[PDB]
RNA sequence: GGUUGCUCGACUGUGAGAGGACCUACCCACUGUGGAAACACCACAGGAACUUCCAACCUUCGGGUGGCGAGGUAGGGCAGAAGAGUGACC
Numbered sequence: 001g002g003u004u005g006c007u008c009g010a011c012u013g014u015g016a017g018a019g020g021a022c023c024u025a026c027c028c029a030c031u032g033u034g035g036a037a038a039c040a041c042c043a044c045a046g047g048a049a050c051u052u053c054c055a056a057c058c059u060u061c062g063g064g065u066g067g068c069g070a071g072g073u074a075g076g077g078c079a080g081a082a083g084a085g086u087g088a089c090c
Stems, first nucleotide, its partner, number of pairs: 001090001003088006011080004017050001020068001022076003026072002028069001030046006053067002056065003
C1' cells in the first nucleotide's frame, strides 16, 4: 500500500403502512373521571384501529415480560461513522 481485526472518534442519524415504537428530566401540551370543582389549579387514568418495532429486560432460544403525546429543550442509549491509531496477514 492493499485486506482485515482491535481501540480513541469530529460529527450525522434515529427514517411513519411498500414501515418510525431506545431512556431520563424540565417545560409545553391533547382527552376523559375524580378532588365540596361547568372555567382555572390538583391527582389519576388515557392518546382511534389493525399493524410495524424491541433501541429495553428474561429465556430452556420454543417464546415470554414491559412499552406510543409523532409537542419542544437538554443530558444520555443504540446505530453509523470522516479522522486518529493499531495489529494480524498479503